[PDB]
Context: bound to proteins that are not shown
RNA sequence: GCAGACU
RNA sequence: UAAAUCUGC
Numbered sequence: 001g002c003a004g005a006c007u
Numbered sequence: 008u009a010a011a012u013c014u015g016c
Base pairs, nucleotide, nucleotide: 001016002015003014004013005012007010
Other pairs, nucleotide, nucleotide, family: 006011cWW008009cHS
């Protein structure tokens, strides 16, 4: 960098 | 709850 969770 | 925390590649 990409993705997910969470608030 | 929008960048903080954690996880995966």
Background
Primary citation: Dowling et al., Nucleic Acids Res. (2016), "Molecular basis of cobalamin-dependent RNA modification". Solved structure of RNA with a sequence from Escherichia coli, 16 nucleotides shown. Entry title: Crystal structure of epoxyqueuosine reductase with a tRNA-TYR epoxyqueuosine-modified tRNA stem loop. Crystallisation conditions: (0.1 M acetate (pH 4.5), 0.4 M (NH4)H2PO4, 12% (w/v) PEG 3350. Method: X-ray crystallography, resolution 2.64 angstrom. The entry became public in 2016.